[PDB]
RNA sequence: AGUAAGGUCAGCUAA
RNA sequence: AAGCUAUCGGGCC
RNA sequence: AUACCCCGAAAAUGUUGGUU
RNA sequence: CCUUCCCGUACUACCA
Numbered sequence: 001a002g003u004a005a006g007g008u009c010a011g012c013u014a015a
Numbered sequence: 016a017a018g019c020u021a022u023c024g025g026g027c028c
Numbered sequence: 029a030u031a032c033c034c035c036g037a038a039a040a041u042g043u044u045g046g047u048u
Numbered sequence: 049c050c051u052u053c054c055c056g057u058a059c060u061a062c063c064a
Stems, first nucleotide, its partner, number of pairs: 001060004006055002010020004022037001024035003042053001045050002
C1' cells in the first nucleotide's frame, strides 16, 4: 500500500 | 441504556 | 480503628453530518 | 440505520 471490523460511566462486560 | 468493581457519604468496628 | 459486610448515591454510547 | 474524521485491531501484499 488495500480489505474488514471495534471505540459505551474511571476500569470490564451487557442491551 | 443494566451489572461488578473504582469513588463519594453513612452504618458495624 | 482499618479490611470485609449492610444502606444510599452520583457516575456513558469515540466523533462528524444526516435518516430516524 | 448509515455516514465524515480520529485512535487502536486483524488479514493480504503473490507467480517469475
Solved structure of RNA (P/P-tRNA) from Homo sapiens, 64 nucleotides shown. The work is reported in "Monitoring the complexity and dynamics of mitochondrial translation" (Wakigawa et al., Mol.Cell, 2025). The entry has 81 different proteins, among them Large ribosomal subunit protein mL66, Small ribosomal subunit protein uS3m and Large ribosomal subunit protein uL15m. Released in 2025, the model rests on electron microscopy data to a resolution of 3 angstrom. The reconstruction used 114,776 particles. The depositors describe the entry as "human mitoribosome trapped by retapamulin".